Shown are 68 nucleotides from a PDB entry: RNA (U4 small nuclear RNA variant: Native sequence 85-145, of which nucleotides 97-104 are replaced with GAAA tetraloop and nucleotides 134-137 are replaced with GAAA tetraloop receptor.) from Homo sapiens. The depositors describe the entry as "Spliceosomal U4 snRNP core domain". The 2011 paper behind the entry is "Structure of the spliceosomal U4 snRNP core domain and its implication for snRNP biogenesis". Lineage of the source: Eukaryota > Craniata > Theria > Primates > Homo. Method: X-ray diffraction, resolution 3.6 angstrom. The entry became public in 2015.
[PDB]
Context: bound to proteins that are not shown
RNA sequence: GCCGUGACGACUGAAAAGUCGGCAUUGGCAAUUUUUGACAGUCUCUAUGGGUAACCUAAGGAGACUGG
Repeated sequence: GCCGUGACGACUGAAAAGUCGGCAUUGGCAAUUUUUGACAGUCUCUAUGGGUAACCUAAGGAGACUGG
RNA backbone atom coordinates (compact mmCIF):
# COMPACT_ATOMS: atom_id res chain seq x y z
O5' G A 1 -0.76 2.97 2.27
C5' G A 1 -0.68 3.43 0.90
C4' G A 1 -0.70 2.23 0.00
C3' G A 1 -1.95 1.36 0.00
O3' G A 1 -2.97 1.89 -0.82
C1' G A 1 0.00 0.00 0.00
P C A 2 -4.51 1.58 -0.51
O5' C A 2 -4.65 0.02 -0.84
C5' C A 2 -4.63 -0.44 -2.21
C4' C A 2 -4.91 -1.91 -2.27
C3' C A 2 -6.12 -2.41 -1.49
O3' C A 2 -7.31 -2.26 -2.25
C1' C A 2 -4.25 -3.80 -1.03
P C A 3 -8.70 -1.94 -1.47
O5' C A 3 -9.14 -3.34 -0.90
C5' C A 3 -9.29 -4.47 -1.79
C4' C A 3 -9.11 -5.77 -1.05
C3' C A 3 -10.07 -6.05 0.09
O3' C A 3 -11.30 -6.57 -0.35
C1' C A 3 -7.85 -6.63 0.73
P G A 4 -12.54 -6.71 0.65
O5' G A 4 -12.07 -7.93 1.54
C5' G A 4 -12.69 -8.19 2.85
C4' G A 4 -12.07 -9.39 3.48
C3' G A 4 -12.69 -9.64 4.85
O3' G A 4 -13.77 -10.59 4.69
C1' G A 4 -10.37 -9.34 5.08
P U A 5 -15.06 -10.48 5.56
O5' U A 5 -14.60 -10.72 7.06
C5' U A 5 -13.92 -11.94 7.39
C4' U A 5 -13.30 -11.81 8.75
C3' U A 5 -14.21 -11.28 9.83
O3' U A 5 -14.96 -12.36 10.38
C1' U A 5 -12.15 -10.07 9.84
P G A 6 -16.43 -12.06 10.99
O5' G A 6 -16.09 -11.20 12.26
C5' G A 6 -15.47 -11.76 13.42
C4' G A 6 -15.61 -10.79 14.59
C3' G A 6 -17.00 -10.21 14.78
O3' G A 6 -17.77 -11.07 15.53
C1' G A 6 -15.34 -8.47 14.82
P A A 7 -19.34 -10.90 15.85
O5' A A 7 -19.25 -9.76 16.95
C5' A A 7 -20.32 -8.86 17.14
C4' A A 7 -19.88 -7.54 17.70
C3' A A 7 -20.95 -6.45 17.56
O3' A A 7 -21.81 -6.56 18.73
C1' A A 7 -18.87 -5.63 16.81
P C A 8 -23.31 -6.20 18.68
O5' C A 8 -23.29 -4.63 18.47
C5' C A 8 -22.66 -3.76 19.42
C4' C A 8 -22.59 -2.37 18.82
C3' C A 8 -23.78 -1.88 18.01
O3' C A 8 -24.85 -1.48 18.89
C1' C A 8 -21.74 -1.22 17.02
P G A 9 -26.36 -1.57 18.33
O5' G A 9 -26.39 -0.51 17.11
C5' G A 9 -26.05 0.85 17.44
C4' G A 9 -25.87 1.68 16.18
C3' G A 9 -26.97 1.58 15.14
O3' G A 9 -28.08 2.40 15.48
C1' G A 9 -24.83 1.56 14.09
P A A 10 -29.52 2.09 14.85
O5' A A 10 -29.37 2.56 13.33
C5' A A 10 -29.13 3.94 13.02
C4' A A 10 -28.92 4.13 11.54
C3' A A 10 -29.96 3.49 10.63
O3' A A 10 -31.12 4.29 10.50
C1' A A 10 -27.78 3.03 9.81
P C A 11 -32.51 3.61 10.07
O5' C A 11 -32.27 3.22 8.55
C5' C A 11 -31.96 4.23 7.56
C4' C A 11 -31.71 3.60 6.21
C3' C A 11 -32.78 2.65 5.73
O3' C A 11 -33.90 3.30 5.15
C1' C A 11 -30.64 1.70 5.36
P U A 12 -35.26 2.48 4.92
O5' U A 12 -34.79 1.23 4.09
C5' U A 12 -35.63 0.25 3.56
C4' U A 12 -34.98 -0.55 2.45
C3' U A 12 -35.62 -1.91 2.18
O3' U A 12 -36.72 -1.81 1.30
C1' U A 12 -33.27 -2.17 2.36
P G A 13 -37.99 -2.76 1.50
O5' G A 13 -37.36 -4.22 1.38
C5' G A 13 -36.94 -4.76 0.12
C4' G A 13 -36.58 -6.21 0.27
C3' G A 13 -37.56 -7.05 1.06
O3' G A 13 -38.67 -7.48 0.28
C1' G A 13 -35.34 -7.51 1.79
P A A 14 -40.15 -7.45 0.93
O5' A A 14 -39.99 -8.39 2.22
C5' A A 14 -41.03 -8.47 3.22
C4' A A 14 -41.15 -9.89 3.71
C3' A A 14 -39.81 -10.51 4.11
O3' A A 14 -39.51 -10.29 5.47
C1' A A 14 -40.90 -11.91 2.55
P A A 15 -37.99 -10.02 5.91
O5' A A 15 -37.30 -11.46 5.79
C5' A A 15 -37.81 -12.61 6.50
C4' A A 15 -37.36 -13.88 5.82
C3' A A 15 -35.85 -14.07 5.70
O3' A A 15 -35.32 -14.71 6.85
C1' A A 15 -36.89 -14.46 3.60
P A A 16 -33.79 -14.51 7.27
O5' A A 16 -32.99 -15.15 6.05
C5' A A 16 -32.93 -16.58 5.86
C4' A A 16 -32.21 -16.90 4.57
C3' A A 16 -30.83 -16.28 4.43
O3' A A 16 -29.82 -17.08 5.04
C1' A A 16 -32.09 -15.87 2.46
P A A 17 -28.44 -16.39 5.51
O5' A A 17 -27.81 -15.88 4.14
C5' A A 17 -27.06 -14.66 4.07
C4' A A 17 -27.60 -13.79 2.96
C3' A A 17 -26.89 -12.45 2.78
O3' A A 17 -25.74 -12.57 1.97
C1' A A 17 -29.24 -12.12 2.82
P G A 18 -24.57 -11.48 2.08
O5' G A 18 -25.18 -10.19 1.38
C5' G A 18 -25.46 -10.18 -0.03
C4' G A 18 -26.06 -8.85 -0.44
C3' G A 18 -25.29 -7.61 -0.03
O3' G A 18 -24.24 -7.30 -0.94
C1' G A 18 -27.58 -7.32 0.48
P U A 19 -22.97 -6.45 -0.43
O5' U A 19 -23.56 -4.99 -0.28
C5' U A 19 -24.05 -4.23 -1.40
C4' U A 19 -24.56 -2.88 -0.94
C3' U A 19 -23.58 -2.05 -0.12
O3' U A 19 -22.69 -1.31 -0.95
C1' U A 19 -25.70 -2.06 0.94
P C A 20 -21.25 -0.89 -0.39
O5' C A 20 -21.57 0.30 0.61
C5' C A 20 -22.15 1.54 0.15
C4' C A 20 -22.49 2.43 1.32
C3' C A 20 -21.36 2.73 2.30
O3' C A 20 -20.56 3.81 1.85
C1' C A 20 -23.32 2.12 3.49
P G A 21 -19.07 4.01 2.44
O5' G A 21 -19.32 4.57 3.90
C5' G A 21 -19.74 5.94 4.12
C4' G A 21 -19.81 6.24 5.60
C3' G A 21 -18.56 5.90 6.40
O3' G A 21 -17.61 6.96 6.35
C1' G A 21 -20.47 5.05 7.51
P G A 22 -16.04 6.63 6.53
O5' G A 22 -15.88 6.45 8.11
C5' G A 22 -16.06 7.57 9.00
C4' G A 22 -16.22 7.10 10.42
C3' G A 22 -15.09 6.24 10.99
O3' G A 22 -14.02 7.02 11.49
C1' G A 22 -17.18 5.24 11.48
P C A 23 -12.57 6.35 11.67
O5' C A 23 -12.78 5.31 12.86
C5' C A 23 -13.15 5.75 14.18
C4' C A 23 -13.36 4.57 15.10
C3' C A 23 -12.22 3.57 15.18
O3' C A 23 -11.21 3.99 16.08
C1' C A 23 -14.28 2.42 14.95
P A A 24 -9.71 3.47 15.88
O5' A A 24 -9.81 1.92 16.20
C5' A A 24 -10.14 1.45 17.53
C4' A A 24 -10.21 -0.06 17.55
C3' A A 24 -9.01 -0.79 16.95
O3' A A 24 -7.96 -0.91 17.89
C1' A A 24 -11.03 -1.74 16.14
P U A 25 -6.44 -1.03 17.38
O5' U A 25 -6.31 -2.55 16.93
C5' U A 25 -6.76 -3.61 17.78
C4' U A 25 -6.68 -4.94 17.07
C3' U A 25 -5.29 -5.32 16.58
O3' U A 25 -5.08 -6.72 16.76
C1' U A 25 -6.79 -5.25 14.75
P U A 26 -3.81 -7.22 17.57
O5' U A 26 -3.62 -8.69 17.06
C5' U A 26 -3.24 -9.79 17.94
C4' U A 26 -4.16 -10.96 17.70
C3' U A 26 -4.52 -11.21 16.25
O3' U A 26 -3.53 -11.98 15.58
C1' U A 26 -6.48 -11.27 17.59
P G A 27 -2.86 -11.44 14.23
O5' G A 27 -4.02 -11.56 13.12
C5' G A 27 -4.59 -12.86 12.85
C4' G A 27 -4.84 -13.03 11.39
C3' G A 27 -3.65 -12.78 10.47
O3' G A 27 -2.81 -13.95 10.38
C1' G A 27 -5.59 -11.76 9.60
P G A 28 -1.27 -13.81 9.99
O5' G A 28 -1.17 -13.69 8.39
C5' G A 28 -1.79 -14.68 7.57
C4' G A 28 -2.28 -14.21 6.24
C3' G A 28 -1.32 -13.64 5.18
O3' G A 28 -0.66 -14.64 4.46
C1' G A 28 -3.33 -12.36 5.23
P C A 29 0.77 -14.36 3.79
O5' C A 29 0.42 -13.47 2.53
C5' C A 29 -0.35 -13.97 1.41
C4' C A 29 -0.53 -12.87 0.38
C3' C A 29 0.74 -12.20 -0.11
O3' C A 29 1.35 -12.93 -1.17
C1' C A 29 -0.82 -10.55 0.50
P A A 30 2.90 -13.34 -1.01
O5' A A 30 3.19 -14.24 -2.27
C5' A A 30 3.39 -13.67 -3.56
C4' A A 30 4.00 -14.68 -4.50
C3' A A 30 3.22 -15.98 -4.64
O3' A A 30 2.19 -15.87 -5.62
C1' A A 30 5.49 -16.48 -4.23
P A A 31 0.89 -16.81 -5.51
O5' A A 31 1.35 -18.17 -6.24
C5' A A 31 1.78 -18.13 -7.63
C4' A A 31 0.94 -19.06 -8.46
C3' A A 31 -0.57 -18.99 -8.24
O3' A A 31 -1.24 -19.12 -9.49
C1' A A 31 0.18 -21.19 -7.84
P U A 32 -2.14 -17.94 -10.05
O5' U A 32 -1.93 -18.08 -11.62
C5' U A 32 -0.65 -17.89 -12.26
C4' U A 32 -0.84 -17.83 -13.76
C3' U A 32 -1.85 -16.80 -14.26
O3' U A 32 -1.42 -16.23 -15.47
C1' U A 32 -2.54 -18.97 -14.90
P U A 33 -0.52 -14.90 -15.48
O5' U A 33 -1.54 -13.68 -15.15
C5' U A 33 -1.09 -12.33 -15.37
C4' U A 33 -2.25 -11.36 -15.41
C3' U A 33 -3.11 -11.21 -14.17
O3' U A 33 -2.49 -10.27 -13.27
C1' U A 33 -4.41 -11.11 -16.17
P U A 34 -1.97 -10.76 -11.83
O5' U A 34 -0.47 -10.20 -11.79
C5' U A 34 0.53 -10.69 -12.70
C4' U A 34 1.37 -9.56 -13.24
C3' U A 34 2.06 -8.69 -12.22
O3' U A 34 3.36 -8.32 -12.68
C1' U A 34 0.72 -7.34 -13.60
P U A 35 4.64 -9.23 -12.36
O5' U A 35 4.80 -9.12 -10.77
C5' U A 35 5.89 -9.77 -10.09
C4' U A 35 5.97 -9.31 -8.65
C3' U A 35 4.73 -9.51 -7.78
O3' U A 35 5.16 -9.88 -6.46
C1' U A 35 5.34 -7.23 -7.79
P U A 36 4.56 -11.18 -5.74
O5' U A 36 5.56 -12.34 -6.16
C5' U A 36 5.88 -12.59 -7.55
C4' U A 36 7.31 -13.08 -7.68
C3' U A 36 7.60 -14.47 -7.15
O3' U A 36 8.57 -15.09 -7.98
C1' U A 36 9.01 -12.93 -6.09
P G A 37 8.40 -16.57 -8.52
O5' G A 37 8.92 -16.40 -10.04
C5' G A 37 8.07 -15.72 -10.96
C4' G A 37 8.77 -15.39 -12.25
C3' G A 37 9.48 -16.50 -12.98
O3' G A 37 8.73 -17.50 -13.59
C1' G A 37 10.55 -14.40 -13.32
P A A 38 9.39 -18.95 -13.84
O5' A A 38 9.65 -18.84 -15.43
C5' A A 38 10.80 -18.11 -15.80
C4' A A 38 10.79 -17.75 -17.27
C3' A A 38 9.52 -17.09 -17.80
O3' A A 38 9.86 -16.10 -18.78
C1' A A 38 9.96 -19.09 -19.00
P C A 39 9.95 -14.56 -18.37
O5' C A 39 11.33 -14.45 -17.59
C5' C A 39 12.57 -14.22 -18.30
C4' C A 39 13.60 -15.26 -17.91
C3' C A 39 14.92 -15.19 -18.67
O3' C A 39 15.83 -14.29 -18.04
C1' C A 39 14.11 -17.42 -18.66
P A A 40 17.02 -13.62 -18.89
O5' A A 40 17.93 -14.87 -19.30
C5' A A 40 18.74 -15.54 -18.30
C4' A A 40 19.48 -16.70 -18.91
C3' A A 40 20.29 -16.39 -20.16
O3' A A 40 21.57 -15.86 -19.87
C1' A A 40 19.02 -18.37 -20.49
P G A 41 22.30 -14.91 -20.92
O5' G A 41 22.72 -15.90 -22.10
C5' G A 41 23.64 -16.98 -21.86
C4' G A 41 23.66 -17.95 -23.01
C3' G A 41 23.99 -17.39 -24.39
O3' G A 41 25.37 -17.24 -24.62
C1' G A 41 22.14 -18.87 -24.55
P U A 42 25.88 -16.30 -25.82
O5' U A 42 25.65 -17.20 -27.11
C5' U A 42 26.32 -18.45 -27.33
C4' U A 42 25.89 -19.07 -28.64
C3' U A 42 26.04 -18.19 -29.87
O3' U A 42 27.35 -18.24 -30.40
C1' U A 42 23.90 -19.23 -29.87
P C A 43 27.92 -17.03 -31.29
O5' C A 43 27.20 -17.24 -32.70
C5' C A 43 27.47 -18.41 -33.50
C4' C A 43 26.51 -18.47 -34.67
C3' C A 43 26.49 -17.26 -35.59
O3' C A 43 27.51 -17.31 -36.58
C1' C A 43 24.27 -17.90 -35.05
P U A 44 27.95 -15.97 -37.34
O5' U A 44 26.83 -15.79 -38.46
C5' U A 44 26.69 -16.72 -39.54
C4' U A 44 25.47 -16.40 -40.37
C3' U A 44 25.41 -15.00 -40.96
O3' U A 44 26.10 -14.89 -42.19
C1' U A 44 23.33 -15.53 -39.94
P C A 45 26.62 -13.45 -42.69
O5' C A 45 25.28 -12.67 -43.05
C5' C A 45 24.44 -13.08 -44.15
C4' C A 45 23.23 -12.16 -44.27
C3' C A 45 23.52 -10.69 -44.43
O3' C A 45 23.79 -10.33 -45.79
C1' C A 45 21.84 -10.99 -42.80
P U A 46 24.77 -9.09 -46.10
O5' U A 46 23.98 -7.82 -45.56
C5' U A 46 22.92 -7.19 -46.36
C4' U A 46 22.54 -5.87 -45.75
C3' U A 46 23.66 -4.85 -45.57
O3' U A 46 23.88 -4.12 -46.75
C1' U A 46 22.39 -5.02 -43.57
P A A 47 25.27 -3.32 -46.98
O5' A A 47 25.13 -2.00 -46.08
C5' A A 47 24.16 -0.95 -46.41
C4' A A 47 24.68 0.37 -46.02
C3' A A 47 25.88 0.83 -46.82
O3' A A 47 26.06 2.24 -46.85
C1' A A 47 26.42 0.82 -44.52
P U A 48 25.58 3.11 -48.05
O5' U A 48 24.81 4.18 -47.16
C5' U A 48 24.20 5.36 -47.49
C4' U A 48 23.72 5.93 -46.16
C3' U A 48 24.61 5.77 -44.97
O3' U A 48 25.61 6.80 -44.90
C1' U A 48 22.38 5.26 -44.35
P G A 49 27.18 6.44 -44.94
O5' G A 49 27.44 5.52 -43.65
C5' G A 49 27.41 6.05 -42.29
C4' G A 49 28.59 5.54 -41.48
C3' G A 49 30.00 5.82 -42.00
O3' G A 49 30.43 7.12 -41.63
C1' G A 49 29.85 3.57 -41.27
P G A 50 31.66 7.78 -42.40
O5' G A 50 32.94 7.06 -41.74
C5' G A 50 34.18 6.98 -42.50
C4' G A 50 35.00 5.80 -42.02
C3' G A 50 36.14 5.43 -42.94
O3' G A 50 37.33 6.16 -42.64
C1' G A 50 34.89 3.49 -42.38
P G A 51 38.34 6.55 -43.82
O5' G A 51 38.63 5.14 -44.54
C5' G A 51 39.61 4.23 -43.99
C4' G A 51 39.94 3.16 -45.00
C3' G A 51 40.20 3.65 -46.42
O3' G A 51 41.52 4.12 -46.61
C1' G A 51 38.72 1.79 -46.46
P U A 52 41.78 5.33 -47.64
O5' U A 52 41.04 4.85 -48.97
C5' U A 52 40.86 5.73 -50.09
C4' U A 52 41.30 5.05 -51.36
C3' U A 52 40.75 3.65 -51.56
O3' U A 52 39.48 3.67 -52.20
C1' U A 52 43.10 3.63 -51.87
P A A 53 38.32 2.68 -51.69
O5' A A 53 38.66 1.28 -52.39
C5' A A 53 38.49 1.11 -53.81
C4' A A 53 39.36 -0.01 -54.32
C3' A A 53 39.10 -1.40 -53.74
O3' A A 53 38.06 -2.08 -54.42
C1' A A 53 41.43 -0.95 -53.78
P A A 54 37.25 -3.25 -53.69
O5' A A 54 38.38 -4.20 -53.12
C5' A A 54 39.15 -5.09 -53.97
C4' A A 54 40.06 -5.95 -53.13
C3' A A 54 39.35 -6.69 -52.00
O3' A A 54 38.81 -7.92 -52.46
C1' A A 54 41.28 -5.59 -51.15
P C A 55 37.48 -8.50 -51.77
O5' C A 55 37.98 -8.87 -50.30
C5' C A 55 37.19 -8.55 -49.15
C4' C A 55 37.94 -7.59 -48.26
C3' C A 55 37.29 -7.32 -46.91
O3' C A 55 37.71 -8.32 -45.99
C1' C A 55 37.92 -5.27 -47.92
P C A 56 36.63 -9.12 -45.13
O5' C A 56 36.63 -8.36 -43.73
C5' C A 56 37.83 -8.28 -42.94
C4' C A 56 37.77 -7.07 -42.03
C3' C A 56 36.50 -6.95 -41.20
O3' C A 56 36.60 -7.71 -40.00
C1' C A 56 36.95 -4.88 -42.26
P U A 57 35.28 -8.35 -39.36
O5' U A 57 34.49 -7.09 -38.81
C5' U A 57 35.06 -6.22 -37.82
C4' U A 57 34.15 -5.04 -37.57
C3' U A 57 32.71 -5.39 -37.25
O3' U A 57 32.55 -5.67 -35.86
C1' U A 57 32.78 -3.65 -38.86
P A A 58 31.34 -6.61 -35.37
O5' A A 58 30.04 -5.77 -35.74
C5' A A 58 29.76 -4.54 -35.06
C4' A A 58 28.31 -4.16 -35.23
C3' A A 58 27.27 -5.23 -34.92
O3' A A 58 26.20 -4.64 -34.22
C1' A A 58 27.00 -4.44 -37.14
P A A 59 26.09 -4.79 -32.63
O5' A A 59 25.34 -3.46 -32.17
C5' A A 59 25.67 -2.80 -30.92
C4' A A 59 25.26 -1.35 -30.99
C3' A A 59 23.81 -1.11 -31.40
O3' A A 59 22.94 -1.17 -30.29
C1' A A 59 25.25 0.27 -32.68
P G A 60 21.59 -2.03 -30.39
O5' G A 60 20.78 -1.31 -31.55
C5' G A 60 20.33 0.06 -31.43
C4' G A 60 19.92 0.59 -32.78
C3' G A 60 18.94 -0.27 -33.56
O3' G A 60 17.60 -0.01 -33.18
C1' G A 60 20.74 0.36 -34.97
P G A 61 16.58 -1.23 -32.94
O5' G A 61 16.33 -1.81 -34.40
C5' G A 61 15.52 -1.10 -35.35
C4' G A 61 15.64 -1.73 -36.72
C3' G A 61 15.30 -3.21 -36.82
O3' G A 61 13.92 -3.45 -36.96
C1' G A 61 17.33 -2.77 -37.97
P A A 62 13.30 -4.86 -36.50
O5' A A 62 13.85 -5.89 -37.59
C5' A A 62 13.29 -5.95 -38.92
C4' A A 62 13.80 -7.17 -39.66
C3' A A 62 13.65 -8.51 -38.95
O3' A A 62 12.36 -9.08 -39.14
C1' A A 62 15.85 -8.31 -39.85
P G A 63 11.81 -10.18 -38.11
O5' G A 63 12.62 -11.50 -38.48
C5' G A 63 12.47 -12.13 -39.76
C4' G A 63 13.55 -13.17 -39.99
C3' G A 63 13.59 -14.36 -39.03
O3' G A 63 12.67 -15.38 -39.39
C1' G A 63 15.78 -13.53 -39.39
P A A 64 12.28 -16.52 -38.32
O5' A A 64 13.58 -17.42 -38.22
C5' A A 64 14.01 -18.26 -39.31
C4' A A 64 15.24 -19.06 -38.93
C3' A A 64 15.11 -19.94 -37.68
O3' A A 64 14.52 -21.20 -37.97
C1' A A 64 17.14 -18.72 -37.60
P C A 65 13.83 -22.04 -36.80
O5' C A 65 15.05 -22.47 -35.87
C5' C A 65 16.08 -23.34 -36.37
C4' C A 65 17.19 -23.50 -35.35
C3' C A 65 16.79 -23.98 -33.97
O3' C A 65 16.64 -25.39 -33.91
C1' C A 65 18.30 -22.16 -33.78
P U A 66 15.82 -26.04 -32.68
O5' U A 66 16.88 -26.05 -31.49
C5' U A 66 18.17 -26.66 -31.64
C4' U A 66 19.03 -26.37 -30.43
C3' U A 66 18.42 -26.76 -29.09
O3' U A 66 18.66 -28.15 -28.84
C1' U A 66 19.30 -24.58 -28.94
P G A 67 17.46 -29.08 -28.32
O5' G A 67 17.35 -28.73 -26.76
C5' G A 67 18.52 -28.96 -25.93
C4' G A 67 18.55 -27.98 -24.78
C3' G A 67 17.44 -28.11 -23.74
O3' G A 67 17.75 -29.12 -22.80
C1' G A 67 17.86 -25.81 -24.26
P G A 68 16.61 -30.09 -22.25
O5' G A 68 16.84 -31.38 -23.15
C5' G A 68 17.89 -32.35 -22.91
C4' G A 68 17.73 -33.50 -23.89
C3' G A 68 18.69 -34.67 -23.72
O3' G A 68 18.37 -35.50 -22.58
C1' G A 68 18.56 -34.06 -26.01